An RNA, together with DNA: 81 nucleotides with solved positions. The reconstruction used 21,150 particles. Released in 2023, the model rests on electron microscopy data to a resolution of 3.2 angstrom. The PDB entry is titled "Structural insights into human co-transcriptional capping - structure 2". The entry has 13 different proteins, among them DNA-directed RNA polymerase subunit beta, RNA polymerase II subunit K and DNA-directed RNA polymerase II subunit RPB3.

Context: bound to proteins that are not shown
RNA sequence: GUAACCGGAGAGGGAACCCACU
DNA sequence: CAGCTCCCTGCTGGCTCCGAGTGGGTTCTGCCGCT
DNA sequence: AGCGGC
DNA sequence: GGAGCCAGCAGGGAGCTG
Numbered sequence: 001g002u003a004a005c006c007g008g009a010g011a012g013g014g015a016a017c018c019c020a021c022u
Numbered sequence: 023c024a025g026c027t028c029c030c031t032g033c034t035g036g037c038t039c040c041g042a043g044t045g046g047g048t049t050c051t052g053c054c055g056c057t
Numbered sequence: 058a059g060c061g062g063c
Numbered sequence: 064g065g066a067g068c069c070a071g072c073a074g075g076g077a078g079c080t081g
Stems, first nucleotide, its partner, number of pairs: 013051010023081018052063001
C1' cells in the first nucleotide's frame, strides 16, 4: 500500500473582400 | 442535260486559362410576419 | 417559440 | 476583360442518276 480525485482537456469554424511584404 | 446528293471550306460562337509565397485587417453568416 | 416559406 | 483552341451551321462545287 484507499473507490487514481477529472484521464495534462491544446484541433481554435469557414467564406468574401481589402491592404501590405519579397 | 438539268436536277439532286455530298463533301469540303470558311466563318462564328463557346470554353478555359491567366507567378510563387507571406503578414495583417475588416464584415458576414435573413428578415417579416403570421399562425 | 420553432420552424415553414421566400 | 482579354486571348486563344473546338463545335456547328452555311454556302458552294464535283458527281452520280433518271